Solved structure of RNA (23S ribosomal RNA, nucleotides 1 to 525) from Thermus thermophilus HB8, 551 nucleotides shown. Rozov et al. published it in Nat Commun in 2015: "Structural insights into the translational infidelity mechanism". The entry also models magnesium and zinc ions. It holds a match to the Rfam family "Bacterial large subunit ribosomal RNA". Method: X-ray diffraction, resolution 3.05 A. The entry became public in 2015. Taxonomically the source falls in Thermus thermophilus (Bacteria, Thermotogati, Deinococcota, Deinococci). The entry has 47 different proteins, among them 50S ribosomal protein L4, 30S ribosomal protein S16 and 30S ribosomal protein S8. The depositors describe the entry as "Complex of 70S ribosome with tRNA-Tyr and mRNA with A-A mismatch in the first position in the A-site and with antibiotic paromomycin".
[PDB]
Context: one part of a larger RNA, bound to proteins that are not shown
RNA sequence: GGUCAAGAUGGUAAGGGCCCACGGUGGAUGCCUCGGCACCCGAGCCGAUGAAGGACGUGGCUACCUGCGAUAAGCCAGGGGGAGCCGGUAGCGGGCGUGGAUCCCUGGAUGUCCGAAUGGGGGAACCCGGCCGGCGGGAACGCCGGUCACCGCGCUUUUUGCGCGGGGGGAACCUGGGGAACUGAAACAUCUCAGUACCCAGAGGAGAGGAAAGAGAAAUCGACUCCCUGAGUAGCGGCGAGCGAAAGGGGACCAGCCUAAACCGUCCGGCUUGUCCGGGCGGGGUCGUGGGGCCCUCGGACACCGAAUCCCCAGCCUAGCCGAAGCUGUUGGGAAGCAGCGCCAGAGAGGGUGAAAGCCCCGUAGGCGAAAGGUGGGGGGAUAGGUGAGGGUACCCGAGUACCCCGUGGUUCGUGGAGCCAUGGGGGAAUCUGGGCGGACCACC
RNA sequence: GCCUAAGGCUAAGUACUCCGGGUGACCGAUAGCGCACCAGUACCGUGAGGGAAAGGUGAAAAGAACCCCGGGAGGGGAGUGAAAUAGAGCCUGAAACCGUGGGCUU
Numbered sequence: 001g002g003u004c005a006a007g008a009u010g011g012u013a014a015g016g017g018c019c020c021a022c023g024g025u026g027g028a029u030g031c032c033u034c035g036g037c038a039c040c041c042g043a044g045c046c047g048a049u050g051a052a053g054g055a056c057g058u059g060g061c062u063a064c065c066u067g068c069g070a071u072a073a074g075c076c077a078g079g080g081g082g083a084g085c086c087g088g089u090a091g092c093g094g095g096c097g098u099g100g101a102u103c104c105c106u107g108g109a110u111g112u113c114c115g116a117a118u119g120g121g122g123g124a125a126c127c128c129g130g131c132c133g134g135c136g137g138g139a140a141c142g143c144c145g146g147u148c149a150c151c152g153c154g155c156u157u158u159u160u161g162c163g164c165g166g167g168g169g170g171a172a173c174c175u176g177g178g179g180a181a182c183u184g185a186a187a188c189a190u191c192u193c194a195g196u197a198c199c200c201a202g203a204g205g206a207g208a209g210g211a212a213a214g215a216g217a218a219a220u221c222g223a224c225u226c227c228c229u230g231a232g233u234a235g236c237g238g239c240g241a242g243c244g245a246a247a248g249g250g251g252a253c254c255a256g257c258c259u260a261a262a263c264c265g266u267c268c269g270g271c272u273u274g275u276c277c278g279g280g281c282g283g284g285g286u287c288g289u290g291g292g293g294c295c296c297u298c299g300g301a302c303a304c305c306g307a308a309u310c311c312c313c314a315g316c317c318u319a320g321c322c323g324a325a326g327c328u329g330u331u332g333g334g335a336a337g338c339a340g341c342g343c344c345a346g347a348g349a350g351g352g353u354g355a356a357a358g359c360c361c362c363g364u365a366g367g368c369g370a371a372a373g374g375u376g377g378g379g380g381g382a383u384a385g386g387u388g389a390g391g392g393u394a395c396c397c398g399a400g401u402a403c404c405c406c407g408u409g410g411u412u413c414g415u416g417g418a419g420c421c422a423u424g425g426g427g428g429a430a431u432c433u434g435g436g437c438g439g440a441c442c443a444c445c
Numbered sequence: 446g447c448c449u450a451a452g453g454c455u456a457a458g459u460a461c462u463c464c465g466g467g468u469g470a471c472c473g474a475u476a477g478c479g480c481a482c483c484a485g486u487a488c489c490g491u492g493a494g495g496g497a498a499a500g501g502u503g504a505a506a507a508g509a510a511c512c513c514c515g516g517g518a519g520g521g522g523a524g525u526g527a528a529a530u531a532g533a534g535c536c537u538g539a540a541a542c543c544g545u546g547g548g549c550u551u
Base pairs, nucleotide, nucleotide: 015551016550017549018548019547020546021545022544023543024542030536031501032500035472036471037469038468039467040466041465042464043462044461045169046168053114054113055112056069057068058067060092061091064088065087075108076107077106078105079104080103084096085095086094119128120127121126129148130147131146132145133144134143135142136141150166151165152164153163154162155161173204174202175201176200177199178198184191188238214221215220225252226251227250228249229248235243236242256454257453258452259398263283264282265281266280267279268278269277270276288432290397291396292395293393294392295391296390297389298388305385309382310381311380312379313378315375316374317373318372320368321367322366326341327340328339329338330337342359343358344348350362351361352360403427404426405425406424408422409421410420413439434449435448436447437446438445488495489494508535511522512521513520514519
Other pairs, nucleotide, nucleotide, family: 013014cHS013015cHS025541tHS026540tHS027538tSS027539tHS028538tHS029537cWW033473tHS033474tWH036477tSS044205tHS047116tWS048118cHH048167tWS050116tHS050117tWS050118tWS051117tHH051168tSS052115tHS054125tSS057072tSS059062tWW059065cWH059087cWH062064cHS064483cWS066073cWS078371cSS079319tSS079371cHS081102tHS082083cHS082100tWS082101tHS083097tSS083100tHS084101tSS106372tSS114124cSS122124cSS136138tHS138140cWS149167tWH157159cWH170204tWH172205cWW172461cSS173460cSS174207tSS179195tWS179197tHS180196tWH181194tHH182193tHS183192cWW184241cSS185240cSS191240tWS191241tWS191414tWS195196cHS204206cSS206459tWH209224cSS210223cSS210456tHS211255cWS211256tHS211455tWH212222tHS213402cWS213435tSS214447tHS215447tHS216217cHS216218tWS217438cWS223457tWW224458tWW230247tHS231246tHH232233cHS232244tWS233245tWH234244tHS235412tSS237240tHS237241tHS240414cWH241414cWW252458cSS253457cSS253458cSS254456cWS255455tHS255456tWS256308tWS260286tWH260397cWS261396cSS262292tWS287290cSS288449tWW290432tHS299301cWS300301cSS300388tWH304386cWW304387cWW306384tHS307383tWH311381cWW314376tHS319369tHS319371tWH323347tWS323365tHS324344cSS324347tWS325358tSS325359cHS331335tWH332334tHS332355tWS334354tSS335337tHS346365cSS349363tHS353357tWH370371cHS370372cWS376378cHS394395cHS399430tHH400401cHS400428tWS401429tWH401451cSS402428tHS411419tWW413416cWS413418tWS416417cHS416418tHS423424cHS430451cWW462463cHS462464cHS472476cSS473481tWS474481tWS474500tHS476481tWH479484tSS480484tSS480499tWS484498tHH485486cHS485496tWS486497tWH487496tHS490492tHS490493tHS502506tWH502531cSS503505tHS503507tHS503528cWS504527tHH505526cWS506529tWW507525cSS507531tWW508532tSS509523tWS509532tHS510523tHS515517tHS515518tHS524532tWW525529tWH526528tHS526531tHS
C1' cells in the first nucleotide's frame, strides 16, 4: 500500500464580531453675503383738496410679486442723461429709440370701492336714496356729473343761509387725566415696587417749562430748560428694608413780550334822559429804583432802538457731472501671480474683473451742477412795536380770590416743631398805609 | 430783608428714531431682526393672539444634441467643462445611521 483498537488534532459560518476600502443617507465644518445689529450725523408729520391702511381690478398670452387706477406694468410738462428699451422673465407674438426712447428727479393729471368715511343703510370694500344737470326711444327703468352727515365758531333780520375750522392716523419721544400687582421688607398691614406697567385725552417735530407774590443768608443772586458738580450731602424712614432733595459753583443756549383795571372815546342796549347803568370796538396802560391814571410846570425836538411778523437773497435737500497714470513675456482653463522695463499720486479708501491689479472696469483726492418743489435758524430790507424828568392829587393795580379752618395731594418731609405750592368743603377781605415769603408762632430786618 | 398771586404768549440749548446716510477689535444662515428666500406668510386659534422653516452649479448655461435599456423615473455612452462623486435632490460634504467587497475571528 490496506484491513484494524486507542489517541488525536484540521478545514467548515446559517449568521455575528473587529479592522480596511468604496459608496448611500445626512447636512456639521470652512469660505461667501448685501440681510441683520449698534452708534453718530441728517431729517421729522400726514389727513374732508378724503390720510394711514386696504378691497377689486389693471399685461396680446400673466399664478404670484412689483407698479398703476376704468387714461390702470401707465397720460402731460420741466430738469437730468446719451444708447438702448417694452419690470422680476425667458419665450411665443409683435413694437419703440440720436427727430434723444427706456431710465432718474420736480410739478401736474387721471385715481373704481372700502376706510375718520361724511346723503342714508350696513355683516368694511355692499346695498338704497333727495335734489340740479346730462345720456338712451326715455314718463316708468337705468347710467353719468355735481351736491346733500354731525359738531364748533363767525358774522347774519332768530329767518333763507353762508363762510372758516374740527374729526382720523403716526415707531419712539412729550404733557395732562387716571393708575396696579408680583416683588423688597428674608413672615406682614405703614413703607417698597412706583406715580412704574398699563388705560384715557391732547400735542407737535419736538412736547413741557418760562420773564418771580423766586431763591435764602450773601446786603447776595436774577426767566426757563438741559448737562457736570454740589451728593448718596441735607433730610426722610414700622429711624426698618429703603427713599432722597435745593441753594451755590462750572458749562450749553440766550429774550423778551401782549393784556385787565383807572381815564378818555364812540356804537348799540336799558330806561324811574340821568352829572346814568350795561355791552361791544379804538385808544390808553403794563411795573418792585413800585408802576400807572388824572391835573400843574419842563421844550419836550431829527431821533435812536427794532421784531418771534412779511419780502428778497445765499446756503442746504430732492436727479447728476468731470475726475491722474502700463505694456510686453511667462506658467496657467483663466494673470491681477512671477519676470522685464515703465508711469500716476491733493487719488496707495474700497469694490469688481476666470487667481493675488495704484495705472483694465466702477470708484477714490480734488472739484462742478437746478428749469421745478421743499427749506432757509444765516445775509439784506420793510413793517409792527419802543423810548423823558419834577410836582401835587390818592383814581387804578386781576374775587368766592388772598386769608383762616376742615379733608387731601405734591416736596427729602410717612403728622412731625410742619412752613411752602396746590385745592374738594365751610367762612370770607383789602388796592402801597395794600398783599405773599424767608420752616409752627411773635417782633425786628 | 426778599417778592408783587389770583389773565396770556414767548425762540435756542432738550427727548425720541418709522425714515436717509457714514462708520464698526457687530453677526455670518441654529448667528443676525420673527423674516438674507414673495413672512407677520404658511400653519394653529371662534377671537384677542400665536407664529416657523427655508440662502450657495459654474469663470460662463457651455443646463448635457444624438444613440441605448425603460411606460415614465432613472441610468449608460456621446458631448460640455480646468474639474461632472461641480449634473441642477448641484461648493465644501464631518458624525450618528445603512449597504457591498476584502483580511483576521467565532